[PDB]
C1' cells in the first nucleotide's frame, strides 16, 4: 500500500436489511473413445475483540496475519 468472506478461487462493503458466484460436493435424467450437459440441491455467518444501530462483511475503534 493491498488483502483476510464455503474445501479452493473470488465478488459483496462506498449508498447497513439478516450472505453470493465459479470450481468441488449431493439428487435426477441425458451422457461416456481426451477433463460432459441441464434442472434441482447441500454446506459458511464473513480473521479476532469491542462499540454505533431495530439491524453490521458492510459504520466507528482496536488487536492478530499474509504478501
Nucleotide at each position: 500500500g493491498g488483502a483476510g468472506u464455503a474445501g479452493c478461487g473470488c465478488a459483496g462493503c462506498c449508498c447497513g436489511g439478516u450472505a453470493g458466484c465459479g470450481c468441488a460436493c449431493c439428487u435426477c435424467g441425458u451422457u461416456c473413445g481426451g477433463g460432459a450437459c441441464g434442472a434441482g440441491g447441500g454446506g459458511g455467518g464473513c480473521g479476532c475483540u469491542g462499540g454505533u444501530u431495530c439491524a453490521g462483511a458492510u459504520c466507528c475503534a482496536g488487536u492478530c496475519u499474509c504478501c
Shown are 67 nucleotides from a PDB entry: RNA (TRNAPRO(CGG)) from Thermus thermophilus. It holds a match to the Rfam family "tRNA". From the family's description: Transfer RNA (tRNA) molecules are approximately 80 nucleotides in length. Their secondary structure includes four short double-helical elements and three loops (D, anti-codon, and T loops). Further hydrogen bonds mediate the characteristic L-shaped molecular structure. tRNAs have two regions of fundamental functional importance: the anti-codon, which is responsible for specific mRNA codon recognition, and the 3' end, to which the tRNAs corresponding amino acid is attached (by aminoacyl-tRNA synthetases). tRNAs cope with the degeneracy of the genetic code in two manners: having more than one tRNA (with a specific anti-codon) for a particular amino acid; and 'wobble' base-pairing, i.e. permitting non-standard base-pairing at the 3rd anti-codon position. Rfam classes the family as a transfer RNA. Lineage of the source: Bacteria > Thermotogati > Thermales > Thermaceae > Thermus. It was solved by X-ray diffraction to 2.85 angstrom. Crystals were grown from: SEE REFERENCE 3, pH 7.90. Entry title: Prolyl-tRNA synthetase from Thermus thermophilus complexed with tRNApro(CGG) and a prolyl-adenylate analogue. It was solved together with PROLYL-TRNA SYNTHETASE.